[PDB]
RNA sequence: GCGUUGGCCAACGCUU
RNA sequence: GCGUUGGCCAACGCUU
Numbered sequence: 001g002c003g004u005u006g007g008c009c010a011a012c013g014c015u016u
Numbered sequence: 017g018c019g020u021u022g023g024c025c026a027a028c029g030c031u032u
Stems, first nucleotide, its partner, number of pairs: 002029001004027003009022003013018001
C1' cells in the first nucleotide's frame, strides 16, 4: 500500500 | 433500516 469482514462518522440515492 | 462512495479504528489474508 492492497484485500477482506467488522463497527464507529460524512455525503447524496432509495425507504419509511 | 438499506444502499453507495468517502475517510477515520479493529481483525485475520496477501504484500513488502
Solved structure of RNA, 32 nucleotides shown.
The structure was determined by X-ray diffraction at 3.4 angstroms resolution and released in 2014.
Crystals were grown from: 0.2 M potassium chloride, 0.1 M magnesium acetate, 0.05 M sodium cacodylate, pH 6.5, 12 % PEG8000, VAPOR DIFFUSION, HANGING DROP, temperature 293K.
The entry also contains Endoribonuclease Dicer, not shown here.
The depositors describe the entry as "Structure of human Dicer Platform-PAZ-Connector Helix cassette in complex with 16-mer siRNA having 5'-p and UU-3' ends (3.4 Angstrom resolution)".
The 2014 paper behind the entry is "A Phosphate-Binding Pocket within the Platform-PAZ-Connector Helix Cassette of Human Dicer".